Solved structure of RNA (glmS ribozyme RNA; glmS ribozyme substrate with a 2'5'-phosphodiester linkage) from Thermoanaerobacter tengcongensis, 141 nucleotides shown. Crystallisation conditions: GROWN FROM: 12% PEG 4000, 1M LICL, 100MM MES-NAOH PH 5.4, 5MM MGCL2, 4MM glucosamine-6-p, STABILIZED IN: 24% PEG 4000, 1.5M LICL, 30MM MGCL2, 100MM TRIS-CL PH 8.5, 20MM GLUCOSAMINE-6-PHOSPHATE, VAPOR DIFFUSION, SITTING DROP, temperature 295K.
[PDB]
RNA sequence: GGCUUUAAGUUGACGAGGGCAGGGUUUAUCGAGACAUCGGCGGGUGCCCUGCGGUC
RNA sequence: UCCUGCGACCGUUAGAGGACUGGUAAAACCACAGGCGACUGUGGCAUAGAGCAGUCCGGGCAGGA
RNA sequence: GCGCCUGGACUUAAAGCCAU
Ligand code: GLP
Ligand code: 3AD
Repeated sequence: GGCUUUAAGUUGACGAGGGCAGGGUUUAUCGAGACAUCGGCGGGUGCCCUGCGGUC
Repeated sequence: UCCUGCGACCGUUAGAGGACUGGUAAAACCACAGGCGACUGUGGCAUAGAGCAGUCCGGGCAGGA
Repeated sequence: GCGCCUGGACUUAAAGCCAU
RNA backbone atom coordinates (compact mmCIF):
# COMPACT_ATOMS: atom_id res chain seq x y z
C1' G A 1 0.00 0.00 0.00
C1' G A 2 -5.45 -3.11 -0.33
C1' C A 3 -10.20 -4.91 2.47
C1' U A 4 -13.65 -5.33 6.68
C1' U A 5 -15.93 -3.89 11.14
C1' U A 6 -17.08 0.03 14.57
C1' A A 7 -17.29 5.23 15.88
C1' A A 8 -16.89 10.22 14.67
C1' G A 9 -17.09 13.24 10.21
C1' U A 10 -16.89 15.48 4.99
C1' U A 11 -19.35 15.50 0.46
C1' G A 12 -24.06 14.83 -1.85
C1' A A 13 -25.63 20.46 -8.86
C1' C A 14 -20.93 24.81 -11.43
C1' G A 15 -23.32 28.70 -13.04
C1' A A 16 -26.62 30.80 -17.12
C1' G A 17 -31.97 30.86 -17.89
C1' G A 18 -36.91 30.54 -17.01
C1' G A 19 -42.86 33.55 -13.71
C1' C A 20 -50.87 36.39 -15.34
C1' A A 21 -54.36 34.03 -10.93
C1' G A 22 -55.80 29.27 -9.45
C1' G A 23 -55.76 24.12 -10.00
C1' G A 24 -53.56 19.59 -11.64
C1' U A 25 -48.94 17.05 -12.79
C1' U A 26 -43.22 15.50 -12.54
C1' U A 27 -40.57 13.38 -17.56
C1' A A 28 -38.97 20.82 -16.43
C1' U A 29 -34.06 24.55 -20.69
C1' C A 30 -28.58 25.67 -21.62
C1' G A 31 -23.93 24.70 -21.41
C1' A A 32 -18.93 23.89 -17.96
C1' G A 33 -11.12 23.05 -17.63
C1' A A 34 -16.91 19.64 -12.53
C1' C A 35 -17.68 13.64 -14.15
C1' A A 36 -20.52 10.35 -7.44
C1' U A 37 -23.35 16.73 -10.64
C1' C A 38 -24.23 8.29 -8.20
C1' G A 39 -29.01 7.37 -5.42
C1' G A 40 -33.52 8.95 -2.45
C1' C A 41 -36.93 12.22 -0.74
C1' G A 42 -38.96 17.36 -1.23
C1' G A 43 -39.30 22.15 -4.36
C1' G A 44 -39.25 24.55 -8.71
C1' U A 45 -40.45 30.15 -13.33
C1' G A 46 -41.88 24.07 -17.26
C1' C A 47 -46.23 21.10 -18.91
C1' C A 48 -51.90 20.39 -18.92
C1' C A 49 -57.12 22.33 -17.27
C1' U A 50 -59.99 27.05 -16.11
C1' G A 51 -60.58 32.13 -16.15
C1' C A 52 -58.58 36.68 -17.20
C1' G A 53 -55.34 39.21 -20.51
C1' G A 54 -53.07 40.16 -25.38
C1' U A 55 -52.10 38.72 -30.53
C1' C A 56 -53.43 38.28 -37.47
C1' U B 1 -58.06 47.08 -41.53
C1' C B 2 -62.82 47.97 -38.25
C1' C B 3 -67.31 45.15 -34.21
C1' U B 4 -68.69 39.73 -32.38
C1' G B 5 -68.26 34.32 -31.40
C1' C B 6 -64.96 30.56 -32.25
C1' G B 7 -60.17 28.57 -32.94
C1' A B 8 -54.61 28.55 -33.03
C1' C B 9 -50.18 30.90 -30.44
C1' C B 10 -48.64 33.36 -26.45
C1' G B 11 -48.63 35.93 -21.10
C1' U B 12 -48.54 41.87 -20.51
C1' U B 13 -41.34 43.56 -24.56
C1' A B 14 -48.36 38.60 -25.13
C1' G B 15 -46.07 34.35 -32.99
C1' A B 16 -45.54 28.82 -32.47
C1' G B 17 -41.63 27.84 -36.09
C1' G B 18 -36.85 28.75 -39.17
C1' A B 19 -32.07 31.96 -40.50
C1' C B 20 -28.31 35.10 -39.35
C1' U B 21 -25.24 37.88 -35.70
C1' G B 22 -24.03 37.96 -30.59
C1' G B 23 -22.69 36.05 -26.30
C1' U B 24 -18.53 40.33 -19.09
C1' A B 25 -20.74 32.69 -16.20
C1' A B 26 -19.42 29.89 -12.25
C1' A B 27 -17.11 25.97 -10.50
C1' A B 28 -12.07 24.54 -11.96
C1' C B 29 -7.46 27.39 -10.31
C1' C B 30 -4.90 30.92 -6.88
C1' A B 31 -4.65 33.68 -2.24
C1' C B 32 -6.19 34.55 2.81
C1' A B 33 -8.94 32.18 6.98
C1' G B 34 -10.41 27.46 9.49
C1' G B 35 -9.82 21.85 10.13
C1' C B 36 -5.38 16.07 11.89
C1' G B 37 -8.09 15.33 7.56
C1' A B 38 -12.08 14.54 3.78
C1' C B 39 -13.40 19.56 3.11
C1' U B 40 -15.15 24.63 4.31
C1' G B 41 -15.70 30.33 4.20
C1' U B 42 -14.27 34.77 1.65
C1' G B 43 -11.51 37.60 -2.09
C1' G B 44 -9.38 37.34 -6.97
C1' C B 45 -8.54 34.90 -11.95
C1' A B 46 -9.55 32.05 -17.51
C1' U B 47 -13.30 29.98 -20.26
C1' A B 48 -19.77 28.44 -22.50
C1' G B 49 -24.44 27.21 -24.60
C1' A B 50 -29.60 27.76 -24.74
C1' G B 51 -36.25 27.44 -24.47
C1' C B 52 -30.72 34.08 -23.26
C1' A B 53 -29.99 38.92 -26.58
C1' G B 54 -30.40 41.46 -31.39
C1' U B 55 -32.17 41.46 -36.45
C1' C B 56 -34.92 39.22 -40.48
C1' C B 57 -38.44 35.66 -42.46
C1' G B 58 -43.32 33.93 -40.53
C1' G B 59 -50.44 35.10 -39.07
C1' G B 60 -57.18 31.75 -39.15
C1' C B 61 -62.19 31.03 -40.14
C1' A B 62 -66.85 32.41 -39.57
C1' G B 63 -71.57 36.14 -38.67
C1' G B 64 -71.80 42.17 -40.58
C1' A B 65 -70.66 47.43 -42.24
C1' G C 1 -28.72 22.97 -10.89
C1' C C 2 -32.56 25.00 -5.52
C1' G C 3 -33.09 22.27 -0.16
C1' C C 4 -32.65 17.89 3.05
C1' C C 5 -29.76 12.64 3.67
C1' U C 6 -30.43 7.03 6.03
C1' G C 7 -27.20 4.34 1.23
C1' G C 8 -22.89 5.11 -1.93
C1' A C 9 -18.33 7.91 -2.22
C1' C C 10 -14.39 10.34 0.70
C1' U C 11 -11.82 11.26 5.74
C1' U C 12 -9.97 10.47 10.70
C1' A C 13 -9.29 7.01 14.77
C1' A C 14 -9.15 2.11 16.91
C1' A C 15 -8.91 -3.19 15.84
C1' G C 16 -8.08 -7.64 12.48
C1' C C 17 -7.01 -10.47 7.87
C1' C C 18 -4.35 -10.28 3.04
C1' A C 19 0.63 -7.76 1.58
C1' U C 20 5.87 -5.33 3.10
C1 GLP D 1 -33.09 21.40 -11.12
C2 GLP D 1 -32.76 21.23 -12.63
C3 GLP D 1 -33.85 20.36 -13.27
C4 GLP D 1 -33.86 19.01 -12.57
C5 GLP D 1 -34.16 19.24 -11.06
C6 GLP D 1 -34.16 17.89 -10.29
O1 GLP D 1 -34.34 22.07 -10.95
N1 GLP D 1 -32.72 22.56 -13.28
O2 GLP D 1 -33.57 20.17 -14.66
O3 GLP D 1 -34.86 18.19 -13.15
O4 GLP D 1 -33.14 20.10 -10.46
O5 GLP D 1 -32.89 17.23 -10.40
P1 GLP D 1 -33.03 15.69 -9.92
O6 GLP D 1 -32.05 14.86 -10.66
O7 GLP D 1 -32.74 15.59 -8.34
O8 GLP D 1 -34.51 15.14 -10.22
O1 3AD E 1 -31.07 30.39 -7.01
C1 3AD E 1 -32.28 30.46 -7.78
C2 3AD E 1 -32.69 29.08 -8.21
O2 3AD E 1 -33.38 28.43 -7.12
C3 3AD E 1 -33.68 28.99 -9.37
C4 3AD E 1 -34.26 27.60 -9.16
O3 3AD E 1 -33.34 26.60 -9.54
C5 3AD E 1 -34.38 27.57 -7.63
N1 3AD E 1 -35.69 28.02 -7.14
C6 3AD E 1 -36.38 29.18 -7.44
N2 3AD E 1 -37.54 29.26 -6.85
C7 3AD E 1 -37.63 28.09 -6.10
C8 3AD E 1 -38.62 27.58 -5.25
N3 3AD E 1 -39.78 28.20 -4.99
N4 3AD E 1 -38.38 26.39 -4.65
C9 3AD E 1 -37.23 25.77 -4.90
N5 3AD E 1 -36.22 26.14 -5.68
C10 3AD E 1 -36.49 27.33 -6.26

Annotation
The PDB entry is titled "T. tengcongensis glmS ribozyme bound to glucosamine-6-phosphate and a substrate RNA with a 2'5'-phosphodiester linkage". The entry also models magnesium ions. It is bound to 2-amino-2-deoxy-6-O-phosphono-alpha-D-glucopyranose (GLP) and 3'-DEOXYADENOSINE (3AD). Released in 2007, the model rests on X-ray diffraction data to a resolution of 3 A. An Rfam search finds the family "glmS glucosamine-6-phosphate activated ribozyme aptamer" in it. By type it is a riboswitch. From the family's description: This entry contains a glucosamine-6-phosphate activated ribozyme that is found in the mRNA for GlmS. GlmS is an enzyme that uses fructose-6-phosphate and glutamine to generate glucosamine-6-phosphate. The ribozyme catalyses self cleavage of the glmS mRNA that is thought to regulate GlmS activity. Rfam links the family to the GO terms regulation of gene expression and catalytic activity. A reference for the family is Winkler et al. (2004), "Control of gene expression by a natural metabolite-responsive ribozyme", Nature.